[PDB]
RNA sequence: GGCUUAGAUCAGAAAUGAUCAGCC
Repeated sequence: GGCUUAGAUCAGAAAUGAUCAGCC
C1' cells in the first nucleotide's frame, strides 16, 4: 500500500463493511 477464498466473530433485511488471521 492492494486484496479477502478457506474459516470464525461483530453490525445489518441483504449486500456490504470491519476485525482476527492469511497472501505479495
Solved structure of RNA from Saccharomyces cerevisiae, 24 nucleotides shown. NCBI's taxonomy places the organism under Eukaryota, Fungi, saccharomyceta, Saccharomycetales, Saccharomyces.